[PDB]
RNA sequence: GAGGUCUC
RNA sequence: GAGGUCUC
Repeated sequence: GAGGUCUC
Repeated sequence: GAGGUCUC
C1' cells in the first nucleotide's frame, strides 16, 4: 500500500 | 470512516 474474513 | 483476525 492492496486484499479475503469477521466486527463497529 | 474505523477496527480485530487472516493473507499478499
Solved structure of RNA, 16 nucleotides shown.
The structure was determined by solution NMR and released in 1997.
The entry is an ensemble of 30 models.